[PDB]
The PDB entry is titled "Crystal structures of E.coli arginyl-tRNA synthetase (ArgRS) in complex with substrate tRNA(Arg)". tRNA-Arg from Geobacillus stearothermophilus 10: 64 nucleotides with solved positions. Crystals were grown from: 0.1M Na3C6H5O7, 1.95M (NH4)2SO4. Method: X-ray diffraction, resolution 3 A. The entry became public in 2017. It was solved together with Arginine--tRNA ligase. It holds a match to the Rfam family "tRNA". Its Rfam clan is "tRNA clan". By type it is a transfer RNA. For this family Rfam cites "tRNAscan-SE: a program for improved detection of transfer RNA genes in genomic sequence" (Lowe and Eddy, Nucleic Acids Res, 1997).
Context: bound to proteins that are not shown
RNA backbone atom coordinates (compact mmCIF):
# COMPACT_ATOMS: atom_id res chain seq x y z
P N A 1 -2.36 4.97 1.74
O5' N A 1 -2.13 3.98 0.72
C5' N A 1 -0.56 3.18 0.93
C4' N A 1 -0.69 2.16 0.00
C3' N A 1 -1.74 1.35 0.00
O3' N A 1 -2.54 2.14 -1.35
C1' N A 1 0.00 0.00 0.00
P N A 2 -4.14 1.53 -1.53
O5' N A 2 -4.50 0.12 -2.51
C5' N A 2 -5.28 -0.53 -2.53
C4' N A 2 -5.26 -2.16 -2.72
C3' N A 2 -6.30 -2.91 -2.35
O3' N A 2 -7.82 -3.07 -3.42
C1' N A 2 -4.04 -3.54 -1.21
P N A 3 -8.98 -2.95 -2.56
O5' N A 3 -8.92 -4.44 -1.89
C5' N A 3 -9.02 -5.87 -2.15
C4' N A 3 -9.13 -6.51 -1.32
C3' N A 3 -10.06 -6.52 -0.37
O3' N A 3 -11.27 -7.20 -0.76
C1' N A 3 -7.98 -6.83 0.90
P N A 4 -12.47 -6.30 -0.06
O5' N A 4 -12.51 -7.65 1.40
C5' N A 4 -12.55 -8.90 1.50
C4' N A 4 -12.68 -9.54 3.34
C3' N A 4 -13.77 -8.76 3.46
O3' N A 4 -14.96 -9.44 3.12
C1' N A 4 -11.86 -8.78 4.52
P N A 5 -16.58 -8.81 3.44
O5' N A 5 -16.93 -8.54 5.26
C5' N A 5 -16.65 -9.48 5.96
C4' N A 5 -17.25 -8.93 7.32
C3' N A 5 -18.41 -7.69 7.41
O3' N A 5 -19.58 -8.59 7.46
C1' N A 5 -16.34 -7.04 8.80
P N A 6 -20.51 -7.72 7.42
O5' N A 6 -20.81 -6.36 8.23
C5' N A 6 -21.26 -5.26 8.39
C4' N A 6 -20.41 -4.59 9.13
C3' N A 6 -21.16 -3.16 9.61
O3' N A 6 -22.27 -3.16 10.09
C1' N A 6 -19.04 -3.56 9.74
P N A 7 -23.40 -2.27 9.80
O5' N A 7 -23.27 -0.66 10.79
C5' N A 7 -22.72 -1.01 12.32
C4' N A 7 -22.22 0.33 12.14
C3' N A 7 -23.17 1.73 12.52
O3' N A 7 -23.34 2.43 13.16
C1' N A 7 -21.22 2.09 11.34
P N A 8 -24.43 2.09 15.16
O5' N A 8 -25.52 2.20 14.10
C5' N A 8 -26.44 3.40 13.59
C4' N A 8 -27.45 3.38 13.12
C3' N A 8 -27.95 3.69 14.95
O3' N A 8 -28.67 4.66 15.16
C1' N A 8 -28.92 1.78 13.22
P N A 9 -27.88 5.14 16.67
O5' N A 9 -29.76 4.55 17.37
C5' N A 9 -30.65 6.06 16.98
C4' N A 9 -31.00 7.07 18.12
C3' N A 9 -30.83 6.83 19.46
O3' N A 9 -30.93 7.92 20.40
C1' N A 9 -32.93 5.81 19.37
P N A 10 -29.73 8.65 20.88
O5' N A 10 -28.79 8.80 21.31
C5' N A 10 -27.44 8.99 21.75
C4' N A 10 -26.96 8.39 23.09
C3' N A 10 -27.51 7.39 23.40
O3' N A 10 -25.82 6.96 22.83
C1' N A 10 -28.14 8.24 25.19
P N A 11 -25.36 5.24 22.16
O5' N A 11 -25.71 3.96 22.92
C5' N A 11 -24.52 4.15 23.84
C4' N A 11 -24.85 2.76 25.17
C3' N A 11 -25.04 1.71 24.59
O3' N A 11 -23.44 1.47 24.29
C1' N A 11 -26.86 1.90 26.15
P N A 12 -23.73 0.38 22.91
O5' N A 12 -24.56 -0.91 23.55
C5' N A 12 -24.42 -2.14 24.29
C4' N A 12 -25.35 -3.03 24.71
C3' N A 12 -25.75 -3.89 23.18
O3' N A 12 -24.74 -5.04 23.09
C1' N A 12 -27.52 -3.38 24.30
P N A 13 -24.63 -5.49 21.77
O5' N A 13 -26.10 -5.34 21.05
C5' N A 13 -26.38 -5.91 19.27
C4' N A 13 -28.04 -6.32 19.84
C3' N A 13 -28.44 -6.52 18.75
O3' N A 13 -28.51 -7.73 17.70
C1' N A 13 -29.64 -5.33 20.21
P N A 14 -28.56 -7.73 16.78
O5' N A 14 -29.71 -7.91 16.54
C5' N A 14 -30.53 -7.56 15.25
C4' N A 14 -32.34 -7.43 15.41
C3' N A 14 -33.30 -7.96 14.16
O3' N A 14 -33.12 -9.13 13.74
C1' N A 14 -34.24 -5.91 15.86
P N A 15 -32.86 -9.31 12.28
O5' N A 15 -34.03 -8.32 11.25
C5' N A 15 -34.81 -8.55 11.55
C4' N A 15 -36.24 -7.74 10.67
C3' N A 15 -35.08 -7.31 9.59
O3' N A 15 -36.12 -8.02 8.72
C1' N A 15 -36.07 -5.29 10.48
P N A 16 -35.27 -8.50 6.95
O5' N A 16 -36.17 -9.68 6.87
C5' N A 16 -36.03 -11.03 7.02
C4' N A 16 -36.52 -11.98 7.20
C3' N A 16 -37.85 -12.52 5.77
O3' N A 16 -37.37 -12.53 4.65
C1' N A 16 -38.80 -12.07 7.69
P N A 17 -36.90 -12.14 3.25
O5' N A 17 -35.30 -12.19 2.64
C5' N A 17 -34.70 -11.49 1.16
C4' N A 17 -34.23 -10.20 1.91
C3' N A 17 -32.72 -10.33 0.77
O3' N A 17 -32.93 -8.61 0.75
C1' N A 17 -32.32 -10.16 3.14
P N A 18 -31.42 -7.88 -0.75
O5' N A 18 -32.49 -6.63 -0.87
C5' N A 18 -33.14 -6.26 0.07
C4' N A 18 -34.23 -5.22 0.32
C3' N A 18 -35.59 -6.40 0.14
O3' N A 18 -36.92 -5.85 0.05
C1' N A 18 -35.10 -5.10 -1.60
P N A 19 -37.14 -6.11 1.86
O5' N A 19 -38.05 -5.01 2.06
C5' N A 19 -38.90 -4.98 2.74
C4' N A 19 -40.13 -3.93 2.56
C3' N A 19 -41.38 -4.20 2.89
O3' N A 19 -41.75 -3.01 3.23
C1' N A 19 -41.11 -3.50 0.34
P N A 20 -41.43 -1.84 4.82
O5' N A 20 -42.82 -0.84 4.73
C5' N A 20 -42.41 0.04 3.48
C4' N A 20 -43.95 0.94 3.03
C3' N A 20 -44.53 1.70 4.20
O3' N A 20 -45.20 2.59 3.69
C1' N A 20 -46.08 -0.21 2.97
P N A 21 -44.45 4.16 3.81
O5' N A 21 -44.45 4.47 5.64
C5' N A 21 -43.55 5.78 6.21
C4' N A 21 -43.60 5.22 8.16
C3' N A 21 -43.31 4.57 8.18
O3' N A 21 -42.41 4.68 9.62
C1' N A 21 -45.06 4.78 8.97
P N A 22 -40.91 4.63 9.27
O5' N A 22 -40.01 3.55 9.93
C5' N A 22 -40.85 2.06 9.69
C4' N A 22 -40.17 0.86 10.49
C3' N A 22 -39.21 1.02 12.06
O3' N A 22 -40.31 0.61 12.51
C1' N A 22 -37.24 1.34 10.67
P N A 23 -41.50 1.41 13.31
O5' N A 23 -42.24 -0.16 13.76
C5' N A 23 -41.86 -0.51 15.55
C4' N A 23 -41.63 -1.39 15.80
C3' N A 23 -41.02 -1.66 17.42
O3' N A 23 -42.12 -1.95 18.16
C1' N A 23 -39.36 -2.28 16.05
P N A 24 -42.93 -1.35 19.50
O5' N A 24 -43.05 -2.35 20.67
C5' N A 24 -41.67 -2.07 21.51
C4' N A 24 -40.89 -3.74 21.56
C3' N A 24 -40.18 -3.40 22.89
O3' N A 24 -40.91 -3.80 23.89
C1' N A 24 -38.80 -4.10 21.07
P N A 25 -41.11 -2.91 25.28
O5' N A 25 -39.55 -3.59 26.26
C5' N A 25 -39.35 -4.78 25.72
C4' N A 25 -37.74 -5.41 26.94
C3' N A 25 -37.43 -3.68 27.87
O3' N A 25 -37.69 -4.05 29.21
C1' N A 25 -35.81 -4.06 26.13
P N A 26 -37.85 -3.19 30.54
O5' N A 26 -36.56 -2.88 31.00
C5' N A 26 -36.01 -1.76 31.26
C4' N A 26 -34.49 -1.74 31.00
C3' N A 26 -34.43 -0.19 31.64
O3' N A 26 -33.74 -0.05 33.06
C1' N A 26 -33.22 -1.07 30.02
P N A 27 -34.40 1.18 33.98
O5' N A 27 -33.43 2.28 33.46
C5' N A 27 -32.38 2.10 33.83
C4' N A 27 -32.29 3.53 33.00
C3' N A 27 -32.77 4.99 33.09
O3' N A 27 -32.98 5.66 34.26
C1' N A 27 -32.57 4.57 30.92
P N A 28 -34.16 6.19 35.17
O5' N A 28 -34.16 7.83 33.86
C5' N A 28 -33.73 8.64 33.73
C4' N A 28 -34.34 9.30 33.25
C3' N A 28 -35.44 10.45 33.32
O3' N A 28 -35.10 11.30 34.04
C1' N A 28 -35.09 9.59 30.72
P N B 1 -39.53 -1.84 38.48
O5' N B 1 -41.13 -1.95 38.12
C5' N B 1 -41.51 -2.96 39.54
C4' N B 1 -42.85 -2.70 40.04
C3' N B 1 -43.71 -2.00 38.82
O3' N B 1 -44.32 -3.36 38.15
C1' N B 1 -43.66 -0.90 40.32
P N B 2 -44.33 -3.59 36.55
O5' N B 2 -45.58 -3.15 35.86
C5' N B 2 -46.21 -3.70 35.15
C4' N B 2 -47.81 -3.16 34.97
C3' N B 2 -47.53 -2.09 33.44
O3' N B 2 -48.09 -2.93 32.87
C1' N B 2 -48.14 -0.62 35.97
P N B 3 -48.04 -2.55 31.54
O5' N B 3 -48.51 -0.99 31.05
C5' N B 3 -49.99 -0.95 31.09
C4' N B 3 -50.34 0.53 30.61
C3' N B 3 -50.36 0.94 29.53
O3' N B 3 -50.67 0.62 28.80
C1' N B 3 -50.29 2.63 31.26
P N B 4 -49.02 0.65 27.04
O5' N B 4 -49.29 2.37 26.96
C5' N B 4 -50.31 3.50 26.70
C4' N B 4 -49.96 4.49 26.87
C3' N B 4 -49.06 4.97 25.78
O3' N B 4 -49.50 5.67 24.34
C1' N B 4 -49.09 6.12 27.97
P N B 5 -48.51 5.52 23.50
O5' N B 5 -47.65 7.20 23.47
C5' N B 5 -48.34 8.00 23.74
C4' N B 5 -47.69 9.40 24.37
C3' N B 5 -46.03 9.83 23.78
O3' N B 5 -46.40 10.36 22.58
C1' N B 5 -45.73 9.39 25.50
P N B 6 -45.60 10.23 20.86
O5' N B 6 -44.05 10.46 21.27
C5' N B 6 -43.85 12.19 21.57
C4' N B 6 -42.47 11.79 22.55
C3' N B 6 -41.25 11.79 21.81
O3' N B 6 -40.64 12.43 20.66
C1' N B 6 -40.99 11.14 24.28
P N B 7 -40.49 11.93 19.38
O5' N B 7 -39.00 11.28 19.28
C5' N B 7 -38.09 12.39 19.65
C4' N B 7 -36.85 11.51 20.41
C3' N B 7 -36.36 10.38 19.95
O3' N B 7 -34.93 11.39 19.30
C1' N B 7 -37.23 9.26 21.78
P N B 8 -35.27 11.77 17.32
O5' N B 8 -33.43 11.60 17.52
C5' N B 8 -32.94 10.30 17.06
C4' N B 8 -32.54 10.42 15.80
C3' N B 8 -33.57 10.76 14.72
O3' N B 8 -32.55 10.95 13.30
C1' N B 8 -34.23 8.54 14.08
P N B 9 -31.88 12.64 12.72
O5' N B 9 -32.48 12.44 11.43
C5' N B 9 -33.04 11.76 10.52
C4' N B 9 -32.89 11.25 9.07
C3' N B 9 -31.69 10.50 8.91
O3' N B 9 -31.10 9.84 7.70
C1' N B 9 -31.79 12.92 7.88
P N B 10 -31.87 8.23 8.40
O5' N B 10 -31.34 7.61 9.55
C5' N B 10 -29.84 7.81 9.46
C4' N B 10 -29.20 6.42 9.93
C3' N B 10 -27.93 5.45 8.78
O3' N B 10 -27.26 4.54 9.92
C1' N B 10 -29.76 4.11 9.75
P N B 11 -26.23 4.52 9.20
O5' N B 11 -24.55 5.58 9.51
C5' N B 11 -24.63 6.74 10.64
C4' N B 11 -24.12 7.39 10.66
C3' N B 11 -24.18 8.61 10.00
O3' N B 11 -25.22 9.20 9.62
C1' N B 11 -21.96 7.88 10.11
P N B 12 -26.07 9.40 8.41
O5' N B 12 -25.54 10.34 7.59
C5' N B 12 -25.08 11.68 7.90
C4' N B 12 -24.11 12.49 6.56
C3' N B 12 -24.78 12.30 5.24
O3' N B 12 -25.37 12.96 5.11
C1' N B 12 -22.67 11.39 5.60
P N B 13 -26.62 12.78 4.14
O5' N B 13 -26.16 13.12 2.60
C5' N B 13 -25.13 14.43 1.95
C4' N B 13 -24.55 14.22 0.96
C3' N B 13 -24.97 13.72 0.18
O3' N B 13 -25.94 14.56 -0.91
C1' N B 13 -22.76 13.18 0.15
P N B 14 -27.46 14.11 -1.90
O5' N B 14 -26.39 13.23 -3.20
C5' N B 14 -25.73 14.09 -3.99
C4' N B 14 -24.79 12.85 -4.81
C3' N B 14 -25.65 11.99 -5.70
O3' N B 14 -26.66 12.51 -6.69
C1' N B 14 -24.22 10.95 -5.29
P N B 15 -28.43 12.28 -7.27
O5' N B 15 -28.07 10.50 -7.70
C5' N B 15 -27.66 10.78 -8.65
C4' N B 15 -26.98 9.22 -9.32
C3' N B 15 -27.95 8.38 -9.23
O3' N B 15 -28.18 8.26 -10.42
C1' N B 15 -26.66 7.28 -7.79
P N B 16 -30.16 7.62 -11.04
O5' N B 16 -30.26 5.74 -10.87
C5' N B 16 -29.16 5.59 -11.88
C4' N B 16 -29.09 4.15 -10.94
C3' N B 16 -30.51 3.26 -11.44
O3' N B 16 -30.88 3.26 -12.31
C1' N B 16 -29.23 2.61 -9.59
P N B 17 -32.71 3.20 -12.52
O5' N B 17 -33.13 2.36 -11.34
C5' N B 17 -34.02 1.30 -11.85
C4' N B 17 -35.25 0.77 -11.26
C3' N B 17 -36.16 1.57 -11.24
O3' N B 17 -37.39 0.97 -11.17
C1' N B 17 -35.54 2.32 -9.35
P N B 18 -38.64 2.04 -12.19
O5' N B 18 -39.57 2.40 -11.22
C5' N B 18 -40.35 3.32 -10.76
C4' N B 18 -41.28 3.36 -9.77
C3' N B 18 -40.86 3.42 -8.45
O3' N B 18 -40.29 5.01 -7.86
C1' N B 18 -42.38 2.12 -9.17
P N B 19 -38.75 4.91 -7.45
O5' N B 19 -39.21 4.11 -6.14
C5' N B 19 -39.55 4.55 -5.12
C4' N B 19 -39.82 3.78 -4.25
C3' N B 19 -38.10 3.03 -3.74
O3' N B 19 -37.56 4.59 -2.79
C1' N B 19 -39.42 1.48 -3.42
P N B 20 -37.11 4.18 -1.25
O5' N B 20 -36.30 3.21 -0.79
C5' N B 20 -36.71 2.34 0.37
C4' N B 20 -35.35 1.66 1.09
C3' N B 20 -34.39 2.92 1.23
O3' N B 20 -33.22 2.82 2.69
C1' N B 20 -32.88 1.46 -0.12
P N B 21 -34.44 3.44 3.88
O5' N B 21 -33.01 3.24 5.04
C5' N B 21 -32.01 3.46 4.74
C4' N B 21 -30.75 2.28 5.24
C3' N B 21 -30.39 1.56 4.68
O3' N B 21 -29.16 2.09 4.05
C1' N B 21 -31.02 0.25 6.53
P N B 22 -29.24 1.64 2.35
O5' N B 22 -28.69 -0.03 1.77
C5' N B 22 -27.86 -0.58 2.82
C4' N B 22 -28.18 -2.29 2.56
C3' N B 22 -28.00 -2.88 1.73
O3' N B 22 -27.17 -4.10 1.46
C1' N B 22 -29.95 -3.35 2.45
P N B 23 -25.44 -4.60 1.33
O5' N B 23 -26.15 -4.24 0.13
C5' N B 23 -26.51 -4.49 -0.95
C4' N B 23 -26.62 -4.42 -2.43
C3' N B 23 -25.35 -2.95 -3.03
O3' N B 23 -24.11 -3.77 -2.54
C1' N B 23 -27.15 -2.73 -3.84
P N B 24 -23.17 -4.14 -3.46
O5' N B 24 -22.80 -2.79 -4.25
C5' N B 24 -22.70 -2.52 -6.04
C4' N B 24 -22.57 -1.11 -6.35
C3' N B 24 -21.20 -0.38 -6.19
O3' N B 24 -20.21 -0.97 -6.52
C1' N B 24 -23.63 0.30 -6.42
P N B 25 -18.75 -0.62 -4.99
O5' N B 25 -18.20 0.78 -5.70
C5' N B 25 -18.26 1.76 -7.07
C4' N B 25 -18.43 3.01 -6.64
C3' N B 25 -17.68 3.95 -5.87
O3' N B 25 -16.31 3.72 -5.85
C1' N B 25 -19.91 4.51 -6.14
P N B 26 -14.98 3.67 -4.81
O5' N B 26 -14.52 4.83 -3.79
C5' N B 26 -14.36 6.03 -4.68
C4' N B 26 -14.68 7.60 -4.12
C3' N B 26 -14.22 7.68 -2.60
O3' N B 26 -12.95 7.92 -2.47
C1' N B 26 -16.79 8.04 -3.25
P N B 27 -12.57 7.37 -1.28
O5' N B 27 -13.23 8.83 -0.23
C5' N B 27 -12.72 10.30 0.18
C4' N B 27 -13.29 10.75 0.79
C3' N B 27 -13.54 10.58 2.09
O3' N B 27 -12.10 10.68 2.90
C1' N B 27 -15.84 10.41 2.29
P N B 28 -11.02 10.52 3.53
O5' N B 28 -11.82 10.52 4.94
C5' N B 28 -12.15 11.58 5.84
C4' N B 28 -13.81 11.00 6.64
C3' N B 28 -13.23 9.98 7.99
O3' N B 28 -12.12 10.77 8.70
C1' N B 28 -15.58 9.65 7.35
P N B 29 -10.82 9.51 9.75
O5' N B 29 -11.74 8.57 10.21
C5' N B 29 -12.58 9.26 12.02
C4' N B 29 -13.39 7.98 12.60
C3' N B 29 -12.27 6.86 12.55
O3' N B 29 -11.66 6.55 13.92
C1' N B 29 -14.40 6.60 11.13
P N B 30 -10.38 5.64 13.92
O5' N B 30 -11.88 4.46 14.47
C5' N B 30 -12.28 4.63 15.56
C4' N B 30 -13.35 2.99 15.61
C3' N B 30 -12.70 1.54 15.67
O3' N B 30 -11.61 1.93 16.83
C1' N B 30 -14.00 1.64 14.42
P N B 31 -10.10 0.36 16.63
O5' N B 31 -10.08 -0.99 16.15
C5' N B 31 -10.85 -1.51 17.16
C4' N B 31 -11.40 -3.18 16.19
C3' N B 31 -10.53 -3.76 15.85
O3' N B 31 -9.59 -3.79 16.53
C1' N B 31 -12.00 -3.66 14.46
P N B 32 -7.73 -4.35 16.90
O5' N B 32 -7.86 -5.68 15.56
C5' N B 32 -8.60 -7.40 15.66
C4' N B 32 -8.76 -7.69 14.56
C3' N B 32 -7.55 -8.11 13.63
O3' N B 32 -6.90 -9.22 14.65
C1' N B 32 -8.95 -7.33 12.21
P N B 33 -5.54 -9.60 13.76
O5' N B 33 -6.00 -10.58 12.63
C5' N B 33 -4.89 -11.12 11.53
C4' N B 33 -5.76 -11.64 10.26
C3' N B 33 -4.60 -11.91 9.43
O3' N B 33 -4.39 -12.95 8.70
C1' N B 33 -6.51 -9.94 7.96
P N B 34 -2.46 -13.24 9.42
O5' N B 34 -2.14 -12.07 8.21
C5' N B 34 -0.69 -13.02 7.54
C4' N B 34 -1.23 -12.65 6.31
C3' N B 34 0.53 -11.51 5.26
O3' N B 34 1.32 -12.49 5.11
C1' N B 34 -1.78 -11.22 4.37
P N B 35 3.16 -11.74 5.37
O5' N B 35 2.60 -9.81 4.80
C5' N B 35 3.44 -9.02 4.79
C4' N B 35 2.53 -8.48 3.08
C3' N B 35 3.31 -7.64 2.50
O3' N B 35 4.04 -8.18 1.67
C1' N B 35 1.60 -6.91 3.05
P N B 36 5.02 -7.85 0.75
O5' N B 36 5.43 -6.32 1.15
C5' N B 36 5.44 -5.40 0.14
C4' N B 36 5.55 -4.37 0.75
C3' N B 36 7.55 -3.80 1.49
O3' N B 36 7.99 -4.19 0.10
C1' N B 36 6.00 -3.24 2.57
RNA sequence: GCGCUCGUAGCUCAAUUGGAUAGAGCAU
RNA sequence: UCAGAAGGUUAGGGGUUCGAAUCCUCUCGAGCGCGC